[PDB]
Molecule: transfer-messenger RNA (tmRNA)
Organism: Thermus thermophilus (strain HB8 / ATCC 27634 / DSM 579)
RNA sequence: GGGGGUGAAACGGUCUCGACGGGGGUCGCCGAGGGCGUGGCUGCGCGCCGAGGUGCGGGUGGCCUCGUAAAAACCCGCA
RNA sequence: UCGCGGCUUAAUGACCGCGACCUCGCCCGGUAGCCCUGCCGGGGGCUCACCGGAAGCGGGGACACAAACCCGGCUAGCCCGGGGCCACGCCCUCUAACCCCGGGCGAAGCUUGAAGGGGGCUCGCUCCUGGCCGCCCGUCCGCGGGCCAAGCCAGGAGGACACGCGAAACGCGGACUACGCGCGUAGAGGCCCGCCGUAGGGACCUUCGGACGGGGGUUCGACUCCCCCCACCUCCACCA
Numbered sequence: 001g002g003g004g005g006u007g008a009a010a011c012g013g014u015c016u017c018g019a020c021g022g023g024g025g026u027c028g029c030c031g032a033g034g035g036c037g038u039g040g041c042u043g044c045g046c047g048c049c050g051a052g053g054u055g056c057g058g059g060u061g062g063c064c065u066c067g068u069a070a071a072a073a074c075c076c077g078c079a
Numbered sequence: 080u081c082g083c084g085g086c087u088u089a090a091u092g093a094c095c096g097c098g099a100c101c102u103c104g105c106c107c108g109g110u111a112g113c114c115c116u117g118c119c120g121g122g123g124g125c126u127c128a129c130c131g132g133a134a135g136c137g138g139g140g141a142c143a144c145a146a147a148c149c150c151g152g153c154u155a156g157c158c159c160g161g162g163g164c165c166a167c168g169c170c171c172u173c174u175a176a177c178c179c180c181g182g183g184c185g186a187a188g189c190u191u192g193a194a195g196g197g198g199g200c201u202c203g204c205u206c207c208u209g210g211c212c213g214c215c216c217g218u219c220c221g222c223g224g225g226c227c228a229a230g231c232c233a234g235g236a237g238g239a240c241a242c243g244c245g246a247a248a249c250g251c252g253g254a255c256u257a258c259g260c261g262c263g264u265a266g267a268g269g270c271c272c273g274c275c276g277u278a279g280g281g282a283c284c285u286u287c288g289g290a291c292g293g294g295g296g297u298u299c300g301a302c303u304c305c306c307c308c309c310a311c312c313u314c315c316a317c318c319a
Stems, first nucleotide, its partner, number of pairs: 001315004006310002020288008029280001034275002045262001050066003057076001059075001060073001080099006100140002103137001106132004113124001117153006156184001158182005169199002204237001217255001220252003292308005
C1' cells in the first nucleotide's frame, strides 16, 4: 500500500423475543372533550330608564325588592 | 367502704384504736301487690321488697318473699218468653244466629258474630246508550268538531256488577292592546336528543428510541441479503 474479516447470527422477505412512552390511523357508544344539533314536544316571554334594605356603614350594581311608579340586608368592622 | 397513728408493708396492704358512715330491724311514718264470686271501686291481713325522719346501736362492709277473707251491679263477663241494630245510597217489619224489654248464673260452666237473597225500578244503583254550553294538545269568541269530570232525557240487560266496544281529541282570522314603553299573535317561545364527521373518551393497529456513519439495488418500511465507501483486526509486502 493492497487482499481477507467484524463494528445485533437462517446465503433475504419482517417487526421493536409481546408490550413503555412519543407520531398518526381504525372500532364503538359515553354523550358529550366540542357542537350544526333536532322534531313528537311544549310560551304568554319579565331586561332597560331605576331608587331602597339588617344594631353606630366604606363594601356587596343587581348577590334581592318592585311599577304612573317604592319592600326584605344572606355576610363583613362588630363596646 | 374511706382519714389518722402504728402492726403489716416497697407504693398498700389483708389488720387493729377512734372518726365519715352504711344498710337490716330492734325506733317511727307513708306508698304499693294479692286472696278473690269470673269485671273494677268500699272493710280486715300487715309487707316494707320502695322511701323520709332515727336515742343508743347488736353487728358486718358497701342488696333483695310475703300476711292471703268480705260488699254492689251484672253498667264495661255471660243463656230463654218478643222486638230491633244492620256496613244497600231502598230493602225497619224481606231474617236472625243473636243481645237487649224482665229474670233464672250471684254460685251446678265458659266462648265466637251481628249477615243476607228473587229482584223491582223511580234515575243516573256500580256497567253503558245518541249527544247538550264543553275543553282545546300559547290566552283566547270560536272553528269542518273528533270527544265525555260531566246537572245527559230517551234507552237497560241486571244484583249491588248483568247485552256490544268507545277516554280522548283539529288546523285555521287582523286581533291578546297587555304597568310608560318593546313587540309576538297559528299552530308557535323553551323541554333537548337525529347524535356528528370540524373535532375528541378507552381497547386495536402501525412509525421512532432499541442495537447505526451513511449511500445504492431490492421488497409487508433495509443492510442483517448483497455492492460499497468510515473506524478496528489479519494475509501478502521486497530482489540475488